[PDB]
Context: bound to proteins that are not shown
């Protein structure tokens, strides 16, 4: 490195395959001093699961009369619990389903919803 | 009532029930940004309609003309419908905005009965700085959903499929967040297909990608990123902005768990772990310190994630000796060989300490020790040919065996079993299987078809494919 | 005029890949780092099929404008006008069509003829005929065969007949008539791209076979015998069904072969041949027949170092690693196997479509040298024959070998 | 063919291998053990035997380092193999 | 030794092919011959053939002879008279003819005539002893040809003292229901027998033998000779030839078997070593199917040497003697050489190779069983549960009876699990029996194909 | 190639082919 070699015949040139050769990734065998990275129950069983854990959360600013503690007259100040609020629709796992479907690039919503965040608006109403 | 409205309930306390559970009952309290209810202020009116009425200028008069105007009705955004006109925008509006007539759902649109900081200022009163929390609505952000165009493996021993059980289209609706046969009614008879429909298969999640590779290709992509899907099978839903959610309910099927037999509870394709299945795959470890996420939050939580363990999946680096003197061999002063000799150098290992880190561990650093057969011992495959390396020795005698392939072995085996030597690659190396190159043995680049495998018996012929010259030099 | 194409611009998730910079101690990596209060500096660029978008290019390739002008262009009252050089490329060594004189075992229908074979009558003479390697079955004094004359029927069209013709192929041969077709040539006719190849589909398709009618001379599967043979349900002989013949339907396969798809181009000679055309001395007949060339299509041959090929060989099997004219069908080691199943066609026989498991290291093609051939040519030998001689093989004995027997009958050589 | 009046193969014994028996060592050399108080060698007569083989046995005399014993190693072979070969 | 007694084989250089290979090494003529002539991408060579060697056959010429003879002569016997006849009686003169063995000579297809390319050559004839005498030697490539039993040729293996070494003794190699090979003697009158007569050639000898006695024979005993052209030996050989007897009868043909005696060799004779004598008197009357060898001094008859050998030839190898028939050709048989051609053959036709059948093993197919098992898909039935509508009104408030909230429940709709069926469909399986394919393999039956494969094949 | 028959390879009829054992056969 834009590469071939053995095998049909007494011998030859062929067609032709078989066999080598080289990676790659799964298993395995024998072996293995150091050290840096690093895959890892996908393949068969998207089979079945003991035990434990994986989702909760409070500021000066929603609600404290728990002496549960605690300083000097509605309410000091901490504060368990409980209501309220918010999240729990993310993350994680697996690849069974699925062949214009999913998906990808490309466009549209002048055919729709949108907590939150940020910016408007919040005496515009004659009662 | 507006200097503040109404009722209720939990925690708690107190009585319990139950074999049982994150089961809950009864009774007494008590809260709100829970749940309800609801006013003042702005607020002087203005603007539309109505029109009592007054007033002015004409008029022979009729008539005609110009203002004022009481009393009544309505009034803003959002919603819903009809109509009128044509502030800003667009390639394009039935857009936005304006005008008018109205309507506005009790299962109810908006129009603050809330909380904290600092607290001043005016004449008891009256005002005021900053925040938090909430709001109908308009934008915005994160998106979401449904559409446009083009793109997918094998198969014809799948050639026609769809359609009064919606298949294609029209009209009107219903439903829905909206466009739509989404659905219903009434009609129309369409729609798709050799340019491969439809049906079947797939050891099919799609893609970014991965392995091989001269140029083309071939094969793979479960797998950390993007997108989809499902949480034992299906189905139905609640809540919510967002779910047809499963570490949410509700069924039925399958399975399975406690039980005092009355009942109750279940979903590891989350992290670990176990059983099973198999050729085939790790600890029921430590931590929120980093990365970020969620919450009322600078404080809480996170098997997300991080760190260790198991780890010859693999990838990178790299020990197992170096030198000198002899003994010798050589070569034209240089080099080689040695179970000879010599003290020089170090790690492996042991091991204090620091460092590292959430705390550790390892590496890095540095003391202490640590090598002569430097026993601190390098394996795995081979040696007829392909193909690097022996016609060595001993055994076996077509036996046992080897051998990918050709082959070897029946008494002198270059091939078996062993010893000796030797080779190859080396902390790695055989073996099985998928697959790529080799393979110009699938041929687009690039194969063949007289006799090696092969051109249809012959012609017509629709698709398909391919098509003479000619114009501004 | 619309596209394809080409170029450019946008817009395109990172990671991965390519790649820039940088001494992780090196390297795989990583995005870091570097320089004496701090300062400086990186975290690049490329690539991202196709589709969609954008602007340049206008060769190539499609496509479009005016022919019943229903046309551009200017003016003027649905009219009257001008005006356009007013508007139709060429006529392919593409094709279709006309036309001309021909030519042909092309096709169909009818007709005519020829001997032969078989049968039959009648006559003649006879004892064998036939058949084979040799025979026998068979036929014959009742007259076979042979001869002669005559009749009948059904096939078949010899010689002429060729490396000649025609046809899409299968295939096609007596005469004459009728029907329709067609190639090639000729052409200063016509149309103006109408073309090439072709899944699906369609027509034709020897022989054998199938089903109906008719006919049956010859031949002859099956069948029956006679031989041959170890056997001979084969070869050879004697009979002989279906079939072979025609008419009307089927069937759809062949070594249906040039084992070679079709259309097109180019690339050496040479002598012939067939058809058509053209030209040219002379012969011959009352436009032909010969002769010498030329042109074109055709069937072929010889020859060649064109080139090719594994070679045999091929002027195509050439113009092929200097690899691309168009297009259809089809092959992928040998077997299993054109089997199994399914579908389909058919009256059936069968056709079409068409696997797998399993098995195997060759199977195969061309050429070379031997060997062998109940292959052919040449030539030779008493270890071969012919013409012979002496014999051996029979007898007894001698001696060698096998076998048997044995304590051993030692063993080598077949 | 190219085995069989062939091995020059006409064997009484020898040849001669085969059979039945009996002796012999003609086992160099090397090492070690033995050994001159003796290694060892040969023997008449009886027993024995096919045998006038001291082969053995009884028996006693004899040679005198030549040998014997033990491993090592040689040698012989008309043994095997003509399909391991030479030559012919 | 054989292929292989035939003529065949090989390089160099050049040419032709990718190559194995080919040309040379050949169309033809000729020859015993790849022998020549001649052709010609071959040229020039090599071996085998040929030459050569021995031998056969001829030389009144040469060389030469007391270990060869002849003739002459001299004697000597005998016969019946001669410079008569015989003498392998004896002796010596010339000589080489005969014997021996040397040297040369001679034959070449030369001469003549034919035929022929007028070449190569062939036929016939003359002349001649002779117009192909007979052998030996003998290529490349081979063969698993034979020999280890020829070797002090030999690898490896086996044995090696109770020997597979070696010796000694005895036995065996000969054993006889049988089959074959090379031979011998015969089947008689073209003979046998008994006499008589008369002729060899190779070759051997320290063992060959002369002579004399003895014995009937085999043999014995004495004397001599020869290490050999000297002696045996003039090798007095057989058949043949002439005369006898026999008389067509298994005879007087034939001489197997066997009894008894006699010699010899040897250490030993038995399983008889040979030899001799007397007796014994078998098959066999010419040989089936088959098959061997041979063409001129040959076949055959016939005896004699050599080898082996103490004893010794029915064998082999050589020698003479007697001496023919047939043929002078061919490719029919069995073979060989060369060319062309075909081949599926190459441990090469004693090659390859096909199908049924039988046994064994495996894979797949067909197959009654309205087979079976899992899946998936759906029609129709029933239908849990939720949601929506329509009701309901337990219970709880406000009001002075009428007002609000409202649970369970139900009708109906909608979505729709699930189950009971049935149908379709996919995959995997069971199956008596049937029929294949493959492979094993020490089988059976034939021989289809490969050559014109024995009927061309497809 | 097609039919029919036979223990089995196979044989036979009709029609092709040379991949044949003839590129050739005389006026």
């Nucleotide at each position: 490195u834009a590469c071939c070699u053995g095998g049909u015949u007494g011998a030859u040139c062929c067609u032709g395959c078989c066999a080598g050769u080289a990676g790659c990734a799964u298993a395995u065998g024998c072996u293995u001093g150091u050290c840096u990275c690093a895959a890892a129950g996908a393949u068969u069983a998207a089979g079945c699961c003991a035990u434990g854990c994986a989702u909760g959360u409070c500021u000066a600013a929603g609600u404290a009369c728990g002496c549960a503690c605690g300083g000097c007259u509605a309410c000091a100040g901490u504060g368990a619990a409980a209501c309220u609020g918010c999240g729990a629709a993310u993350g994680g796992c697996u690849c069974a389903u699925u062949a214009a479907a999913u998906c990808a690039g490309u466009u549209a919503u002048g055919g729709u919803u949108c907590c939150u965040u940020u910016g408007g608006u919040c005496g515009c109403u004659c009662g | 009532c507006a200097c503040u409205u109404g009722g209720a309930u939990a925690a708690c306390u107190g009585u319990g029930g139950u074999a049982a559970u994150u089961c809950u009952a009864g009774a007494g309290c008590u809260a709100a940004u829970a749940c309800a209810u609801g006013c003042c202020g702005a607020c002087g009116g203005g603007c539309g309609c109505u029109g009592a009425c007054c007033c002015c200028c004409u008029u022979c008069g009729c008539g005609g003309g110009g203002g004022g105007g009481a009393u009544g009705c309505g009034u803003g955004c959002a919603u819903u419908u009809a109509u009128c006109a044509g502030u800003g925008g667009u390639g394009a509006c039935u857009c936005u905005a304006g005008a008018u007539a109205a309507c506005c759902u009790c299962g109810g649109g908006c129009c603050g009965a809330u909380c904290g900081c600092a607290c001043g200022c005016c004449c008891u009163g009256g005002c005021g700085g900053c925040g938090a929390c909430g709001a109908c609505c308009c934008a915005u952000u994160c998106g979401a959903a449904c559409g446009u165009c083009u793109g997918c493996c094998c198969u014809a021993u799948c050639a026609a499929c769809u359609u009064u059980c919606g298949a294609u289209g029209g009209u009107a609706g219903u439903c829905g967040c909206c466009g739509u046969g989404c659905c219903u009614a009434c009609c129309a008879u369409g729609g798709u297909g050799a340019c491969c429909a439809c049906g079947g298969g797939u050891g099919a999640c799609g893609g970014g990608g991965a392995a091989u590779c001269a140029g083309g290709g071939u094969u793979c992509g479960a797998u950390u990123c993007c997108g989809g899907a499902g949480a034992g099978g299906g189905a139905g839903c609640c809540u919510g902005a967002g779910a047809a959610a499963c570490g949410g309910c509700u069924a039925c099927c399958a399975c399975a768990u406690c039980c005092a037999a009355g009942g109750a509870a279940g979903g590891c394709a989350g992290c670990a772990g176990g059983c099973g299945c198999g050729c085939a795959a790790a600890u029921u470890a430590c931590c929120c310190a980093c990365u970020c996420c969620c919450g009322a939050c600078c404080c809480g939580g996170g098997g997300a994630g991080g760190u260790a363990g198991u780890g010859a999946c693999g990838a990178a680096a790299a020990a197992u000796a170096a030198c000198a003197a002899u003994a010798c061999a050589g070569g034209a002063c240089c080099u080689g060989u040695a179970a000879u000799u010599g003290g020089a150098a170090u790690g492996a290992g042991u091991c204090c300490a620091c460092u590292u880190u959430a705390a550790a561990u390892c590496c890095u650093u540095u003391a202490a020790c640590g090598a002569g057969g430097a026993u601190c011992c390098a394996u795995u495959g081979g040696a007829g040919g392909g193909c690097a390396a022996g016609u060595c020795u001993g055994g076996u005698g077509c036996c046992a065996g080897c051998a990918g392939c050709c082959g070897c072995g029946g008494u002198a085996a270059u091939u078996c079993c062993a010893g000796c030597u030797c080779c190859a690659a080396u902390a790695g190396c055989g073996u099985a299987u998928a697959u790529u190159a080799a393979a110009g043995u699938u041929g687009c680049u690039g194969c063949a078809g007289u006799u090696a495998a092969a051109a249809a018996g012959c012609u017509c012929g629709u698709a398909g494919u391919u098509g003479g010259a000619u114009c501004u030099u | 005029u619309u596209u394809a194409c080409u170029u450019u611009g946008a817009a395109a998730a990172a990671a991965u890949u390519a790649g820039a910079g940088u001494g992780u101690u090196c390297a795989a990596a990583g995005c870091a780092g570097g320089c004496c209060c701090g300062c400086c500096u990186g975290g690049a660029u490329a690539c991202c099929g196709c589709a969609g978008c954008u602007a340049g290019g206008a060769a190539u390739a499609a496509u479009g404008g005016a022919a019943u002008a229903g046309g551009a262009c200017c003016g003027c009252g649905u009219g009257a006008g001008g005006c356009c050089a007013u508007g139709a490329u060429u006529a392919a060594g593409a094709g279709g069509g006309a036309c001309g004189g021909c030519c042909g075992g092309g096709g169909g229908c009818a007709u005519u003829c020829g001997u032969a074979u078989u049968g039959c009558g009648c006559c003649g003479c006879u004892a064998g005929a036939g058949g084979u390697g040799a025979a026998a079955u068979u036929c014959u004094u009742g007259g076979a065969c042979c001869g002669g004359c005559g009749c009948a029927a059904g096939a078949c069209g010899g010689a002429c007949c060729a490396g000649a013709g025609c046809g899409a192929a299968a295939g096609c041969a007596u005469u004459u008539g009728c029907c329709a077709a067609g190639a090639a040539u000729g052409u200063u006719u016509u149309c103006a791209u109408u073309a090439a190849u072709c899944a699906a589909g369609a027509a034709c398709g020897a022989a054998a076979g199938u089903c109906g009618g008719a006919g049956g001379u010859u031949c002859g599967a099956a069948g029956a015998c006679g031989a041959u043979c170890a056997g001979a349900u084969a070869c050879c002989g004697u009979c002989g069904u279906a079939g072979u013949u025609c008419c009307g339907a089927c069937c759809a396969u062949a070594a249906a072969c040039g084992a070679u798809g079709c259309c097109g181009a180019c690339c050496g000679g040479c002598g012939a041949u067939g058809c058509g055309g053209c030209g040219g001395c002379g012969u011959u007949a009352u436009u032909g027949a010969c002769c010498c060339g030329c042109c074109g299509g055709g069937c072929a041959g010889c020859u060649u170092c064109c080139g090719g090929g594994a070679a045999a060989c091929c002027a195509a099997a050439g113009u092929c690693u200097u690899u691309g004219g168009g297009u259809u069908c089809c092959g992928g080691g040998g077997g299993g196997a054109g089997u199994a199943u399914g579908g389909u066609u058919g009256c059936a026989a069968a056709g079409c479509u068409g696997a797998a498991a399993c098995u195997u290291a060759a199977a195969g093609g061309a050429a070379u040298u031997g060997a062998c051939g109940g292959a052919a040519g040449g030539g030779c030998a008493c270890c071969a024959c012919c013409a012979g001689g002496a014999g051996u093989g029979g007898a007894g004995c001698c001696u060698g070998c096998g076998g048997c027997u044995u304590a051993a009958u030692u063993u080598g050589a077949c | 063919c190219a085995a069989c009046a062939c091995g020059g193969g006409a064997a009484a014994c020898c040849u001669c291998a085969c059979c039945c028996g009996g002796c012999c060592c003609g086992g160099a050399c090397a090492c070690g053990g033995a050994c001159a108080g003796g290694a060892u060698u040969g023997a008449c007569a009886g027993a024995u035997u096919g045998a006038u083989a001291g082969c053995u046995c009884u028996u006693u005399c004899u040679c005198g380092a030549u040998u014997c014993c033990g491993u090592g190693g040689g040698u012989g072979g008309u043994g095997g193999u003509g399909c391991a070969u030479g030559g012919c | 030794g054989u292929u292989c007694u035939u003529a065949g084989u090989u390089g160099g250089u050049g040419g032709a092919g990718c190559g194995a290979u080919u040309u040379g090494u050949c169309u033809g003529g000729u020859u015993a011959a790849u022998u020549c002539c001649g052709a010609u991408a071959a040229c020039g060579a090599a071996c085998g053939a040929g030459a050569c060697u021995c031998u056969g056959g001829c030389a009144u010429g040469c060389u030469a002879a007391c270990u060869a003879g002849u003739u002459a002569c001299g004697c000597g016997a005998c016969c019946c008279a001669g410079c008569g006849g015989u003498c392998g009686g004896c002796g010596u003169a010339a000589c080489u003819u005969c014997u021996u063995a040397g040297a040369g000579g001679g034959a070449c297809a030369a001469g003549u005539g034919g035929c022929g390319u007028u070449c190569a050559g062939c036929c016939a004839c003359c002349c001649g002893a002779g117009a192909u005498u007979g052998a030996g030697c003998a290529a490349u490539a081979a063969c698993a040809g034979g020999u280890c039993u020829g070797u002090g040729a030999u690898g490896c293996c086996c044995u090696u003292a109770g020997a597979u070494g070696u010796c000694c003794g005895g036995g065996g190699c000969u054993g006889c229901a049988c089959g074959c090979g090379c031979g011998c003697u015969a089947c008689a009158c073209u003979g046998a027998c008994u006499g008589g007569c008369u002729c060899a050639g190779c070759g051997u000898g320290u063992c060959c033998u002369a002579c004399g006695c003895c014995g009937g024979c085999a043999g014995g005993c004495g004397c001599g000779g020869g290490u050999a052209a000297c002696c045996c030996g003039u090798u007095g050989a057989a058949c043949c030839c002439c005369a006898u007897u026999c008389g067509u009868g298994a005879u007087g043909g034939g001489g197997a078997u066997c009894g008894g005696g006699g010699a010899u060799u040897g250490c030993a004779a038995u399983u008889a070593u040979u030899c001799c004598c007397c007796a014994u008197g078998a098959a066999c009357g010419a040989g089936g199917a088959a098959u061997u060898c041979c063409c001129a001094g040959u076949a055959a008859g016939u005896g004699c040497g050599g080898g082996u050998c103490a004893u010794a030839a029915g064998c082999u190898u050589g020698c003479g003697u007697u001496g023919a028939u047939u043929a002078a050709g061919u490719c029919c048989c069995u073979g060989c050489c060369c060319u062309u051609u075909g081949u599926a053959c190459a441990c090469a036709c004693c090659g390859c190779c096909c199908g049924u059948c039988g046994c064994u093993a495996c894979u797949a197919c067909c197959g009654a069983u309205u087979g079976g098992a899992u899946g998936g898909u759906u029609u129709a039935g029933u239908g849990a549960g939720g949601c929506c509508c329509u009701c309901g009104g337990a219970u709880c408030g406000g009001c002075c009876g009428c007002u609000g909230a409202g649970a369970a429940g139900a009708c109906g709709g909608u979505c729709g699990a699930a189950c009971u069926u049935g149908a379709c469909u996919a995959u995997c399986u069971a199956g008596a029996g049937g029929a294949a394919g493959u492979a094993a393999a020490a089988g059976u039956c034939g021989u289809a194909a490969c050559a014109a494969g024995g009927u061309u094949u497809c | 190639g097609u039919a029919g028959g036979u223990g089995a390879a196979c044989c036979u009829g009709c029609g092709g082919a040379a991949g044949g054992a003839u590129c050739a056969u005389u006026a």